This is an experimental structure of RNA (23S ribosomal RNA, nucleotides 2032 to 2810) from Spinacia oleracea, with 684 nucleotides shown. Rfam match: Bacterial large subunit ribosomal RNA. Gene Ontology terms of the family: ribosome and structural constituent of ribosome. Entry title: Structure of the chloroplast ribosome with chl-RRF and hibernation-promoting factor. Method: electron microscopy, resolution 3 angstroms. The entry became public in 2018. The entry has 53 different proteins, among them bS1c. Keywords: Chloroplast, translation, ribosome. The sample was in a buffer at pH 7.4.
Context: one part of a larger RNA, bound to proteins that are not shown
RNA sequence: GACAUGUCUGUGAAGAUGCGGACUACCUGCACCUGGACAGAAAGACCCUAUGAAGCUUUACUGUUCCCUGGGAUUGGCUU
RNA sequence: AUUCUAACCUUGUGUCAGGACCUACGGGCCAAGGGACAUUCUCAGGUAGACAGUUUCUAUGGGGCGUAGGCCUCCCAAAAGGUAACGGAGGCGUGCAAAGGUUUCCUCGGGCCGGACGGAGAUUGGCCCUCGAGUGCAAAGGCAGAAGGGAGCUUGACUGCAAGACCCACCCGUCGAGCAGGGACGAAAGUCGGCCUUAGUGAUCCGACGGUGCCGAGUGGAAGGGCCGUCGCUCAACGGAUAAAAGUUACUCUAGGGAUAACAGGCUGAUCUUCCCCAAGAGUUCACAUCGACGGGAAGGUUUGGCACCUCGAUGUCGGCUCUUCGCCACCUGGGGCUGUAGUAUGUUCCAAGGGUUGGGCUGUUCGCCCAUUAAAGCGGUACGUGAGCUGGGUUCAGAACGUCGUGAGACAGUUCGGUCCAUAUCCGGUGUGGGCGUUAGAGCAUUGAGAGGACCUUUCCCUAGUACGAGAGGACCGGGAAGGACGCACCUCUGGUGUACCAGUUAUCGUGCCCACGGUAAACGCUGGGUAGCCAAGUGCGGAGCGGAUAACUGCUGAAAGCAUCUAAGUAGUAAGCCCACCCCAAGAUGAGUGCUCUCCUA
Numbered sequence: 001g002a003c004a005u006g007u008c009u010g011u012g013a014a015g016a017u018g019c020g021g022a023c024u025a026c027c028u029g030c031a032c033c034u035g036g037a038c039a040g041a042a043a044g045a046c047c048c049u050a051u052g053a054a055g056c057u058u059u060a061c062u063g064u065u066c067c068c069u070g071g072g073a074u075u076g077g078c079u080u
Numbered sequence: 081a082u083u084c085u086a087a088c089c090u091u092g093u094g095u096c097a098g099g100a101c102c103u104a105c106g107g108g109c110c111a112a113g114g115g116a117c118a119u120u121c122u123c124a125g126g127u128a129g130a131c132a133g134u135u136u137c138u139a140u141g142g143g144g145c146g147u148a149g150g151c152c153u154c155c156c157a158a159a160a161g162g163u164a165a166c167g168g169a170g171g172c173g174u175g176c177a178a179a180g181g182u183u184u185c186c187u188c189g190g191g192c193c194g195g196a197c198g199g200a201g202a203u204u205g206g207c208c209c210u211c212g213a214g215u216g217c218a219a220a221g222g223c224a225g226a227a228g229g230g231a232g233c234u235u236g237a238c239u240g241c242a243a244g245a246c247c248c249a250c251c252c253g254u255c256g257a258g259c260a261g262g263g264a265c266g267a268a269a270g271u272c273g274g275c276c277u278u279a280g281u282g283a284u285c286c287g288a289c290g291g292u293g294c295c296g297a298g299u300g301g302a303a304g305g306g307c308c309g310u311c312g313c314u315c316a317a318c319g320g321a322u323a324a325a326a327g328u329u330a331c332u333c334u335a336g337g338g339a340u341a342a343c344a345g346g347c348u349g350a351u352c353u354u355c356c357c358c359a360a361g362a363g364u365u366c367a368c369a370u371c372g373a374c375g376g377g378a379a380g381g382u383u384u385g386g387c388a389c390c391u392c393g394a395u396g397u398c399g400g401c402u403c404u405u406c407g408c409c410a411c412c413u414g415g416g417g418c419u420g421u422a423g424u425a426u427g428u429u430c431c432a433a434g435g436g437u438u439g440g441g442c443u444g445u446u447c448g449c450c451c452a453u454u455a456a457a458g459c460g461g462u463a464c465g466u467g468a469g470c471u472g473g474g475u476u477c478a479g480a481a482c483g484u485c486g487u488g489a490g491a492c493a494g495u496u497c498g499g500u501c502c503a504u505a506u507c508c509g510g511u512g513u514g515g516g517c518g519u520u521a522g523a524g525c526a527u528u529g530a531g532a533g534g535a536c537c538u539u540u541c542c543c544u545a546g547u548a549c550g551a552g553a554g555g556a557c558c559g560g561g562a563a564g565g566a567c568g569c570a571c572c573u574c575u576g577g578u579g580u581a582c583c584a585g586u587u588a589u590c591g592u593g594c595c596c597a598c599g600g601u602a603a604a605c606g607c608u609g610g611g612u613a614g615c616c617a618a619g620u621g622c623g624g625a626g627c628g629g630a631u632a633a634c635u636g637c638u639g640a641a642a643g644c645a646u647c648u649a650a651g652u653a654g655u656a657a658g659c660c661c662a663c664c665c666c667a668a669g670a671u672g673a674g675u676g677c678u679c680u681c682c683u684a
Stems, first nucleotide, its partner, number of pairs: 003018001006023005026516008035508003040502001047337004052333002054329004060134005067126007076084002079081001088114005094109003137149003146166001150172006173318001174216001175275002180234007188212001189209006214223002217280001219278003238261004244255003250319001263272003286312007294305002344391001345389001346387003350384001352380006361371002398473001399471003403465001405461004411436003414431005438452005479497001481495002483492003517669001521680007531666001533664002537565007549554001567623005575617004582610005587602006626661001628660002634654004
C1' cells in the first nucleotide's frame, strides 16, 4: 500500500488479525468505552556521527582598527 | 635648547559688503591668543577579542573523563610463513676512536680445602663438577681452545660497482658471490665494504655548507640555478593535511543513524530472590524441635549490571488517581504433621491462590519511619500494567539566584523559585441494544439447559465452662446460639436530600389608567423558608444454605511380594474457605438451531 481485518500459546529482525497448531465464532447496523493496530500528528528537540552551520569567550593562531612614539613633507628667522 | 613671526591652528555680538540682509552659517579687511609645536599625508616600531577570518585529531564493547598512537623481543599464533583484540610481559629515540679490522695466545662460573690483618665475601695456592658465567642495554636465538677474555700493529667505520635472491598493496627495507683501484694486518695462505644478530629512527617541498671540465634569457662575464658530497623537524597524533591555531553553547540550527547510548522487550544469569546436599557444632546430655558454620548443587527472571538483536521519516517518563486481571515462593481466613506441643498462645513445615489484605502524619517519590486500629494490614508479573483514560508534584528546554569549578564564555547524575500534556474511534477488541436471514409449511405462547456468568466472605460475644488441662497462675478442642463488618440483589412505608410541577415570605424596578391586587425581570428559580410523586442514601428489608458428590495433604482398616512388618502395585473408609453440582440471572444462532400445547393453509 490493497485489504475478505478473531483469541490463546508457540515461532520469527527476539512484542503477529496476516506463518504453525488448537480453541472460539451466523450476516449486518446503531448508541456507548478506548487495551491493541509498536495508532495519528512533527525525515527525534535527548545521545552519537559530519574534517556541517552559527552565536559567544580567551594569556588559541594570523591579522585589522582606535591610541602612543620616531624619521620625512607641510616648515621658517636670530641666538645658547 | 630658549625665544621671534611670516606659514599653519583657534576666536571675534569687531568692522565693510550688493536691491536688501548675513546678531543666519559664510566671505573680505583689521585685531586677539597660540606658533613652527600641533593638525593632516607618508614610512617604521609598539599597542585593546574593540573588530574580522579560522582551527581546536583519531582509536574507543555509546560518548566523555582516562589510556594509547612509531620501532624491536617472547607468548597468545593452532610444529612453514603470516595472523586480531582497551590481550599478557618488557624495552628503544643509543653507545664504542675501541667495545671496529687483522694476527696471535688464553678460559669463565660454582663448591670444597690451605694461608697474617681478612670476616660469608678482596688477594693467593690446589682439588672437584664442566659451559651452570659472559657477550655495553630489554628479550629471544646463537657462541667454550669460541662470537667470551688479553696482547701487538692498525683505520676496510674505503672509492667505482654488482650477477642473483629474501621480503612485499605501493613507497620502503635485507643478504650478497664476484671485478677493478689503491691499502691495513699476517712469514704466507687468506681476512676486512663497521660492531654476534635483530630496536637506536622521519618521505617530499624549501634552505644551508663544501666541491664542480654543466647552463648562463643579444654576445663576453656576472647574478642565479643545476650536479656531486653532506647538514637542518619529540613534523613522537612518528606514511608527516599549513611556515603559523585553544575553548564554550541549556539561545541554538541543518544533514543522517537503531551501523550508536538513555526507557521498555529479548539473550546471559555475575549479582539478587527462593530451595536442596554434606553436618563441624549450638541446643541440660541429643547433629537434624528450632538454628546450622565450613563448602557444594539448582530453579526462577521482580534487583543492580554485561551484550547492544527490534524501534532515531519518534516505542512519551517517576510517583499518584481510576479500573482491572493472573502467578505463589501463604500475611490473615480453611484443613493437617512434628515440637525442647501441659493448657492458652506460639515456633517450623505440608495441602490450599476461593476470598480478603484499613485510615492517617512526613516525603515529588518508590523504599522506609511513626500514630491509632485490624482476623491480617503478603511479595510480585502485565512496556518497573494502564497519559488517543486522568493528574504533572519530580526528571530533560528557555528566566533568575546561592555554593563550587573555570582567566573567561559557561558548567555540575549539587541545591533553590518559576515554567502550554493536543486529539470527532476506521478496523480488531469490549459493555449493551436492534434488524435481516436461517432453523425444511407458516405462526402465537409456555419451556428442557449444552454453555456462560454472578455469588458462596469474615470479626467479636454468650452457652457448653471457669468444665478438660495445670502446683498455681491462667484457660480449651468439638458443638450450638446471638450481635456486627464488608460486599451484593431490591425497595421509598419510615427518617431526610434534591425537587427551575407547586405553596408562602421578601428587596429593587418596569408595566396592567391609579389605590388595592397581580404579572415580567434581576442568566439556566432575584434572594430565601418548606415540599407530593419521582430519583437517591445516610434510610428500609433480604442474602450467603447442603450429614450433597469426588479429591489434595494427613490419619486409617484389611493385607501380599518379604511365614514378620507395611495405609496399597487387589479392594476400601474418614476429611479442606479449595474442585463439581445445588442457590441467583441469562440461554437452542447449542447451524448439534431442541421439546410440548394451540392455531392457520381461502377462491376459481